[PDB]
Context: one part of a larger RNA, bound to proteins that are not shown
RNA sequence: UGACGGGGGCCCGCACAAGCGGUGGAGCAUGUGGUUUAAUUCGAUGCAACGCGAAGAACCUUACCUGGUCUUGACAUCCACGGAAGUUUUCAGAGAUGAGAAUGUGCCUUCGGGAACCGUGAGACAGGUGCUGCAUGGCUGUCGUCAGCUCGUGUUGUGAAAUGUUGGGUUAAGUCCCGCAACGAGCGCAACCCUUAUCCUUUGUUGCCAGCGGUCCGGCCGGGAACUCAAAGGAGACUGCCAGUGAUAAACUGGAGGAAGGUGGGGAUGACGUCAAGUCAUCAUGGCCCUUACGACCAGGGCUACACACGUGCUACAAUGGCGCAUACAAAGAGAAGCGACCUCGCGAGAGCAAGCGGACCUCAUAAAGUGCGUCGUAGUCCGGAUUGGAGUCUGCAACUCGACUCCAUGAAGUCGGAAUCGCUAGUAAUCGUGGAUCAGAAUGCCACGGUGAAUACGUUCCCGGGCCUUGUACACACCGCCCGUCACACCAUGGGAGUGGGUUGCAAAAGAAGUAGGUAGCUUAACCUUCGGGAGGGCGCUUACCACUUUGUGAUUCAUGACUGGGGUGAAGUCGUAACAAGGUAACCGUAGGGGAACCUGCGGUUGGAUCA
Numbered sequence: 001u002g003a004c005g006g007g008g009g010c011c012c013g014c015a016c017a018a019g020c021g022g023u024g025g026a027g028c029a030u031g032u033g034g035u036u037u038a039a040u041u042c043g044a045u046g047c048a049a050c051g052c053g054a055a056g057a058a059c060c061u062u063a064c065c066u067g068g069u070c071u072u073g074a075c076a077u078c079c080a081c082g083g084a085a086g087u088u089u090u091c092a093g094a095g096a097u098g099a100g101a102a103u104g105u106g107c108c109u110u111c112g113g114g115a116a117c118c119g120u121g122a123g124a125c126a127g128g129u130g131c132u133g134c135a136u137g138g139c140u141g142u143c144g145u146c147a148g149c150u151c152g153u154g155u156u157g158u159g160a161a162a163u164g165u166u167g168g169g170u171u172a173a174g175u176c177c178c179g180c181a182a183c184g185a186g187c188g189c190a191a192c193c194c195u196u197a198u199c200c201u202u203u204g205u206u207g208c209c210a211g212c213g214g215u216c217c218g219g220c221c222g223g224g225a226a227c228u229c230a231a232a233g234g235a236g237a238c239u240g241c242c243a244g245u246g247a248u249a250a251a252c253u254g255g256a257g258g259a260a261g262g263u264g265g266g267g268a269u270g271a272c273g274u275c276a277a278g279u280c281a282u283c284a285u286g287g288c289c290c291u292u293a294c295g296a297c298c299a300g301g302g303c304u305a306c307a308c309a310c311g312u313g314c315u316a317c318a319a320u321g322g323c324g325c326a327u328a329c330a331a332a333g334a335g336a337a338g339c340g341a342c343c344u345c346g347c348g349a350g351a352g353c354a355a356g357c358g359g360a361c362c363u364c365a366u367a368a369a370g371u372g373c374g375u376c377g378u379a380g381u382c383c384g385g386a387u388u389g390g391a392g393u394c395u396g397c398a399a400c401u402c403g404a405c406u407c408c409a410u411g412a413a414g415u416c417g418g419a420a421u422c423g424c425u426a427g428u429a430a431u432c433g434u435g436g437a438u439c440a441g442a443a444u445g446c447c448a449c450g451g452u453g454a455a456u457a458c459g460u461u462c463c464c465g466g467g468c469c470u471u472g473u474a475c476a477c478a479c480c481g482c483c484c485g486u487c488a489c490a491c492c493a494u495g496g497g498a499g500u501g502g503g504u505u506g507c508a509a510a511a512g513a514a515g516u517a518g519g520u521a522g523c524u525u526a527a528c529c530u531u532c533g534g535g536a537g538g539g540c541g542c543u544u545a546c547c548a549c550u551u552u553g554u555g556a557u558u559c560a561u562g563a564c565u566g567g568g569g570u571g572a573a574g575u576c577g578u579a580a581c582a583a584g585g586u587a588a589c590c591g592u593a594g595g596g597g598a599a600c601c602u603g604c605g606g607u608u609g610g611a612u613c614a
Stems, first nucleotide, its partner, number of pairs: 001476002003473003007470007015460002019424005026315008034306002042053002064301007073125001077124002081119001083117001127290002130288003136284002138279003141275001143273001148187006154163003167178003193267004198235005204229001208224002212222002238261001241255005317417001321376007333364003338357002343352003383414001388409007430452007479584001481581001484577002487574001489571004494566003499561012515546006522540004528535002587608009
C1' cells in the first nucleotide's frame, strides 16, 4: 500500500421484502456422473461444467473398438524413366483393388520438347483430432455496464507513500454540485452507432385504393399519388418551461405542451485488472513423443449400453378444461441440386401430374390462443398420453443395432409434488401459435417472430454478490493465508545418572637417603706443642636438628568416561488435531494452581500490548 476478518458505517443490484408462475414428485427429451463394454471417442466440472464445444453420431460425420489391408505413403515440394489427362468398358472381394478391350495426342517446338494428370522407383521428406491451455498466440467465461483505474505539475512525509480520488448532498454512474493544498488531464460513465414511438420532404411497383369512370362485384382495369406500407434524408426532448422541496447549488417531485418527460423503450458497446479460469480437438505455435505406426484405406460395430444419482427441459394431472362443427385478427423469415401451387389418387404420412418464383409478384402457408353453438358433468373420466402389438409413408447405396411421420389397436405413472430451490418490475411474467441456422433425413434444444396479457414493491432488519469510508492483522503465491504442540523417523550437542579411570589439593599422623650444622664416650692421626711418655687440633664412627622420596587415614576440587534417562536444536516431505494471528469464531497475554493425547482447558487476581459500542 493491498488483501482478508464469523469488525463497523453508508450505499446499490429481482439480493431480500411484496407478488405471479415454476423446478424438487410423475412419464418422456436431453447433458453429466457412475456403472457396463471390445469400444461405449476427446474436451467442458462451485457461482463461471452438466439441451456446454456439437448450428443437428444410421453409413458418412468419426477422432473410439474388432477384423481385413498399405509402407516416400490417403494429403505436399523434387529428379529420372514410363504413360497425354480424363474417358469408356471387364472378373474375385464385406470391401480396401490384383490381370484384359476402346481413346484423344490441346500446346510452343534454332526439335531438348515445356506444361499439366495417371504410373512406378530411389531417398530428402510427408502424416498425427498423440502429449503439455503449468511453455504460447488468437478467442472466451467471470466479478460486471459494477464504478472504478491512472498521470503531469503543486504540496505533505527522512521514507514506502499521501493528497488530487478522505467531506456534505445527489445521481444509473469517480454523474453532477458545493466544500477542499490542490490545479488540471487521460481511460472507463455518458455522447457519437443500430432499432422502436410522432411528424415533414423524396419515390410510387410487385405495395396502396380516399374521389372518380367499368362492371365477371375480385384493386380487377382505366386510373388516382390521397392514405396504408416500402426506405433515404430531415425535424423532435434539452430539466427547456412553470410550481413546490432542497443551503438562491446540483438534483428531485408535480404540472403543462407534446407521439415521446426527466439516460422515453430495447440493443450494440464490457475500463486497469481477478481466477497459472476455458480452448494445443477450429486454426496457429515452443518443447516432447510415434513413423513399415501414434500415419494411412476398407467393412461391421460403438459414441444410442442401464442397478443408479444429479442438472436443464417438454407433456400432464383437467371444466380458466377435453372433443366436434363454424369462424375473426399477426409478425418475422426461407427458397433453384430450392420453395413447390392447382388438379387427381390415398382415411393418412404421402404419391402422380404440373404452373409460378432467384420473389412487396410465386411457394412454403390454413396462425394458435380467442369468439359462436353443441356435447362431456368432477370420474383415473369424452382428463393424460407413456408403453407395446399390427400395418404403412418418405429421405438415403442402406433406417436390425438407432431416423422422422402416418393409420388401427393399446391406454403406464400422474387427482398438483417433502426438505429445499429458480425466473420475472411491464407490453415484462404467464400463455398461444410462427419462422430460421445446422441439415439428404433426423428439434421437446438453440436462435429469432408476433397474438392475448397480468400481480406486486411499505421498506433495506435478515440471505446472496458488489461499491465507497473506516478499523484490527502475526496475511503479501495475500484466509484455499499464516501458524502451534504431542506423536513417528534420522542426525547434532548437552544435563542428570549405580558407577569407572586420571590430575591437583586440605587436614591428621608415619617416614628420614645425601648434605650441612650442633653434640661427642669409641677408633684413628705427616706439618704445631712435648718434660719424647704423650698433648692440642683434625678425620672416621656414633648421635641430634632440618628436610627429599615414601606410607597410612579421611576430606575437597577438576578432567574424562558410564547401562539408562530428561529436555533442547536441526531436517523435503508423515499422523492427530487447530492453540495464536480478524472480535481467529470462548478477546489475548502475565503470574499461580489444578486437570487433560497434544496444541491446551479451567479457577483466582492483574494488564491492554482487546474488536465492537450499535